Primary citation: Morici et al., Nat Commun (2024), "RAPP-containing arrest peptides induce translational stalling by short circuiting the ribosomal peptidyltransferase activity".
This is an experimental structure of RNA (23S rRNA, nucleotides 2047 to 2925) from Bacillus subtilis subsp. subtilis str. 168, with 796 nucleotides shown.
The reconstruction used 142,978 particles.
Rfam match: Bacterial large subunit ribosomal RNA.
The model includes bound proline (PRO).
It comes from the structure "B. subtilis ApdA-stalled ribosomal complex".
Context: one part of a larger RNA, bound to proteins that are not shown
C1' cells in the first nucleotide's frame, strides 16, 4: 500500500491482526467504551553530528567608525628667547 | 654671519549659534558696517594612541553518548595466537639528545662479587691471594646482542670524508633503513687491512617564505645592475609533530536549518557486577546443646522489581513522575483456612509446610513514590503489567520563553539549587471491551415448555455470650473443640418505612406589565423567590446473600506391610485430612452448524415440468400500520387492536396542598371568621367506549437420499 484485519504462548530488527504451533469464532448492522493498531497530527525543540547558521560576550583574532594626540596644507606680521653654525 | 624649536604681540586670511543697517513683508541666506576672536580653531592629507561602539571571523579531533579528565610524533617491551603483520581510553617504559672522544684505527687487556690477610679503615676506600660465563659493563628506556669481545687501557689520529652507487628491506605516496664495490684525497697499521661516527634500533618536521656563503647559470633593446636560478646552510613544543591563516576565545533556557535511533535522556531487549530472595558448610552463640532460634569464615544457586553495563528496535517523535478512573497477574503469604518443629504450660509467640479463594482502612506532613506520625483493623502483604493505565482524567514535580536568591563566571550567562508564574488537540476506520437489533442456518411448517456441553458470578471477616473462670498454671492469668447471638465491608433486589428529587402538583410572596375598572387572573424576572410534594427515578432507607453440606486433594498423621528375620506412611494394599480443586448456590447457555429434547398446532393444494426441480394461492402462524408501557437510543420486549379497557378523556377515589371563589358577618383599615377539611390537582387505583386503536395488506407448509428395525 492492498487489506476476506481474532485469542494466547512463542519467533523475529530482541514489544505480532498479518510468521509458527496451539485455542477459539456463523453472516450485516446500529449504541456505546478507547486497550492495541509503537493509532492522526508536526522529516524530536532534548542529545549527537554539520570544518551548517544566527543572536550575543569578552583581556579570542583582524579590522572599522568615533574620540583624543602631532606634523602639513589653508597660514600671515612683529618681538623677544634658545638648540646646529659667529 | 646663515637656520630649527619656544614665548608673548599684531591683523589682513579663517571662524563668529553677537549687534546695526540693506536685498526684504524673512530667527534662512547674502550684502555692507561694528565687535570678538585669530594664525588659533576648523577643514583636506598623512601619521600614533585608544577603541565589543560596531564588522567579518574562528574557537580541533579521539571519545563504549557529548560535556569534564586523559591522548595527539618518535623509540623498546609485552599483549601477537613459534615468517612478517594486527587492534582496544589494553599491560608497561623511554625520546625530542649526549661525546672533539664515550668517534677512527693499531697494539695490549678481563669483568661482578665472596671468602681470607692487611695502618688509620668502618658492612663498604686502596693492597695483595684465592674462587668466579659473566652473577659485571655497554653515555641513556627496552629488547636483541656482545668475554677470537660490540666491555676495559693505552699511543697515534679526525673517515663525525668529498663524488657516488650494482642490488636490497620497508612503503598507499612522502618518505625511511641497508649495501658491496669504484674514483678523488687522508688516518692508522710492518702488513694484511679497517675507517663515510657512537653494540644496534628513538634524539626528530614536508612546502611556502626569508637570511647567510658559494656559483664556467640566467640578465626583458646593448653593457652592467636589481633581482632570480642551482649547489652549500640558516630560522618551526608548525608537539592537534603529513604542518588548514603571517594572524583567533566564550554564551545561547531567545534560538535556527540540515541531518542520526549511526549516538545519549524514558519504555524495552541482553547481561546480572549491584539488588531481591533461596541455598551448602558448620565455626560461634543459644546454662548444657551447630542444627528451638540465631548462624561467623567461606562456597552455591534462582529471580529480573533496584543502581548499572552494553547501544540492539523507535530521534519523518515509541508523551515524560506522582496521583486519579479501573483492574487484571505472580506468590517469594499480610490477613483468614490446614500442618510439622519449638528454648510450644496456658495465654501469646517464633520457625517452617501447605495454601492465591476472598480479603488488605481513614487520616497529618510532603509533588513526592518512599517514609515517619494519629487513630483503627482479622490483615493494613511484597511485586508485574511501556517505573499497568495522558487518543480515559489532572498537571503538583519534572521540562521552554518572565523574575529572583545563592553560588559560579571579567562577561553573555549557568546550576537533577532554591524560589513566584506558565496553551495538556483529536467527530473511532480496524481488532478489542461492553450492550441491542437484523439475516441465514438447524431436512415440513408453526406456537410454547425445556436439558446444559459450555461460560459468567459469589466466596471477606469481627465482637459478645456459652462451654468455664473448666483444662493449664506457684500466682498472674487463662484456652482448645463445640454451641449461640450480632456486626464491619462487600453484592443483589425493592421503595411499604425514613429521607432525596420531584422545570403541566397544592400554597404563600416582590417588583412591573397585560386582561378597560374593581374583585379575580395571565406574562416575564433562575422553576422570580419562598414553603410543601405525588407518580417515577432513588441511597444515607428496607429486605435479602457468602447456609448447610457432599466428593476427590495439598501439607500433614496414619494403618496394615514387605523389599531388608528387625524397623519402616509405601513398594502391593487401605485410610484420614485445607478458606483450596470439583461440586452443591445465583445467572446466562443449543451458531453445543455436535444447532439437542417434551408438548401441541397445520396437512398434504394448485398449475408448470421427462423427471430433477420451479412458479402460484394459502394452513397454522406470524408482520405491517395502529393505541401504549411494567420496555425503550434506535430495533428489540410486553399489553392491546372494537365480542376491545390498550392510552386519553369522563365519573369515583388514593395521595398532595391546606381552607376557593362568590357572598355574608366582624373590623375606620391592613385583615378576621363564616359558608365549607374548602377549592384545585402531571404521572397513582378502580369503573365507564366518548374520543383513537378504521379500512386493508403482506409473509408464511405440501416435507431428500440410504440403510436398520417394524
Ligand atoms: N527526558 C525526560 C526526563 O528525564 C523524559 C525522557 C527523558
Nucleotide at each position: 500500500a492492498u487489506a476476506g484485519u481474532a485469542c494466547c504462548u512463542g519467533u523475529g530488527a530482541a514489544g505480532a491482526u498479518g510468521c509458527a504451533g496451539g485455542u477459539u469464532a456463523c453472516c450485516c448492522g446500529c449504541g456505546a467504551c478507547a486497550g492495541g493498531a509503537c493509532g492522526g497530527a508536526a522529516a524530536g525543540a532534548c542529545c549527537c553530528c554539520g570544518u551548517g547558521g544566527a543572536g550575543c560576550u569578552u583581556u579570542a583574532c583582524u579590522g572599522c567608525a568615533g574620540c583624543c594626540u602631532g606634523a602639513u596644507a589653508u597660514u600671515g606680521a612683529a618681538u623677544g628667547u634658545u638648540g646646529g653654525u659667529a | 654671519a646663515u637656520u630649527g624649536a619656544c614665548c608673548u604681540u599684531c591683523u589682513a586670511a579663517c571662524c563668529c549659534g553677537c549687534c546695526g543697517c540693506c536685498c526684504u513683508u524673512a530667527u534662512c541666506g547674502g550684502g555692507c558696517g561694528g565687535g570678538g576672536a585669530g594664525a588659533c580653531a576648523g577643514u583636506g592629507u598623512c601619521a600614533g594612541g585608544u577603541g565589543g561602539g560596531c564588522a567579518g571571523u574562528u574557537u580541533g579531533a579521539c571519545u563504549g553518548g557529548g560535556g569534564c579528565g586523559g591522548u595527539c610524533g618518535c623509540c623498546u617491551c609485552c599483549u601477537a595466537a613459534a615468517a612478517g603483520g594486527u587492534a582496544a581510553c589494553g599491560g608497561a617504559g623511554g625520546c625530542g639528545c649526549c661525546c672533539a672522544a664515550a668517534g677512527g684505527u693499531u697494539c695490549c687487556c678481563u669483568c661482578a662479587g665472596a671468602a681470607u690477610g692487611g695502618u688509620u679503615g668502618g658492612a663498604a676506600a686502596u693492597c695483595a691471594u684465592u674462587c668466579g660465563c659473566a652473577g659485571a659493563g655497554u653515555g641513556u628506556a627496552a629488547a636483541g646482542g656482545c668475554a677470537c669481545a660490540a666491555g676495559g687501557g693505552a699511543g697515534c689520529u679526525u673517515g663525525a670524508c668529498u663524488g657516488c652507487g650494482a642490488g636490497a628491506c620497508c612503503u598507499a605516496c612522502a618518505a625511511g633503513u641497508c649495501g658491496a664495490g669504484c674514483a678523488g684525497g687522508g688516518a692508522c697499521g710492518a702488513a694484511a687491512g679497517u675507517c663515510g661516527g657512537g653494540c644496534u634500533u628513538a634524539g626528530u618536521g614536508a612546502u611556502c617564505c626569508g637570511g647567510u656563503g658559494g656559483u664556467u647559470c640566467c640578465g626583458c633593446a646593448u653593457g652592467g645592475a636589481a633581482g632570480g636560478g642551482c649547489c652549500a646552510u640558516c630560522g618551526c613544543u608548525c608537539a592537534a609533530c603529513g604542518g588548514a591563516u603571517a594572524a583567533a576565545a566564550g554564551c545561547u533556557a531567545c534560538c535556527c536549518c540540515g541531518g542520526g535511533g549511526a549516538u545519549a535522556a524514558c519504555a524495552g531487549g541482553c547481561u546480572u557486577a549491584u539488588c531481591u530472595c533461596c541455598c551448602c558448610c558448620a565455626a560461634g552463640a543459644g546454662u548444657c546443646c551447630a542444627c528451638a532460634u540465631c548462624g561467623a569464615c567461606g562456597g552455591g544457586g534462582a529471580g529480573g522489581u533496584u543502581u548499572g553495563g552494553c547501544a540492539c528496535c523507535u530521534c519523518g517523535a515509541u508523551g515524560u513522575c506522582g496521583g486519579c478512573u479501573c483492574a487484571u497477574c505472580g506468590c517469594a503469604u499480610c490477613c483468614u483456612g490446614g500442618g510439622g518443629c519449638u528454648g510450644u504450660a496456658g495465654u501469646c509467640g517464633g520457625u517452617c509446610c501447605c495454601a492465591a479463594g476472598g480479603g488488605u482502612u481513614g487520616g497529618g506532613c510532603u509533588g513526592u513514590u518512599c517514609g515517619c506520625c494519629c487513630a483503627u483493623u482479622a490483615a493494613a502483604g511484597c511485586g508485574g503489567u511501556a517505573c499497568g493505565c495522558g487518543a480515559g482524567c489532572u498537571g503538583g514535580g519534572u521540562u521552554c520563553a518572565g523574575a529572583a536568591c545563592g553560588u559560579c563566571g571579567u562577561g553573555a550567562g549557568a546550576c537533577a539549587g532554591u524560589u513566584c508564574g506558565g496553551u495538556c488537540c483529536c467527530u473511532a476506520u480496524c481488532c478489542g471491551u461492553c450492550g441491542c437489533g437484523g439475516g441465514c442456518g438447524c431436512a415440513g411448517g408453526a406456537a410454547a415448555u425445556u436439558u446444559g456441553a459450555g461460560a459468567g458470578g459469589a466466596g471477606c471477616u469481627g465482637u459478645c455470650c456459652u462451654u468455664a473462670g473448666u483444662a493449664c498454671g506457684a500466682g498472674a492469668g487463662g484456652a482448645c473443640c463445640g454451641g449461640g447471638a450480632u456486626g464491619g465491608a462487600c453484592g443483589c433486589a425493592c421503595c411499604g418505612c425514613u429521607g432525596g428529587u420531584g422545570u403541566a402538583c397544592c400554597a404563600g410572596u416582590u417588583g412591573u406589565u397585560c386582561u378597560g375598572c374593581c374583585a379575580a387572573g395571565g406574562g416575564c424576572a433562575u422553576c422570580g423567590c419562598u414553603g410543601g410534594g405525588u407518580a417515577g427515578c432513588u441511597a444515607u432507607g428496607u429486605g435479602c446473600g457468602g447456609a448447610c453440606g457432599g466428593g476427590a486433594u495439598a501439607a500433614g498423621u496414619g494403618c496394615u506391610g514387605a523389599a531388608a528375620g528387625c524397623a519402616u506412611c509405601u513398594a502391593a494394599g487401605c485410610a484420614u485430612g485445607a478458606a483450596g480443586c470439583c461440586c452443591c448456590c445465583c445467572u446466562c447457555a443449543a451458531g453445543a452448524u455436535g444447532a439437542g429434547a417434551u408438548u401441541u398446532c397445520c396437512c398434504a393444494u394448485u398449475c408448470c415440468g421427462c423427471a430433477a426441480g420451479g412458479a402460484a394461492g394459502u394452513a397454522a402462524g406470524a408482520u405491517c400500520c395502529c393505541u401504549g408501557a411494567a420496555a425503550g437510543a434506535u430495533g428489540a420486549u410486553c399489553a392491546g387492536g372494537u365480542u376491545g379497557a390498550u392510552a386519553g378523556g369522563u365519573c369515583u377515589g388514593a395521595g398532595g396542598u391546606g381552607g376557593a371563589a362568590g357572598u355574608g358577618u366582624g373590623g375606620c383599615g391592613a385583615c378576621a371568621c363564616a359558608u365549607g377539611g374548602a377549592g384545585c390537582u402531571g404521572a397513582c387505583a378502580g369503573a365507564u367506549a366518548c374520543u383513537a386503536a378504521u379500512c386493508g395488506a403482506u409473509c408464511g407448509a405440501g416435507g431428500a437420499c440410504u440403510u436398520a428395525a417394524c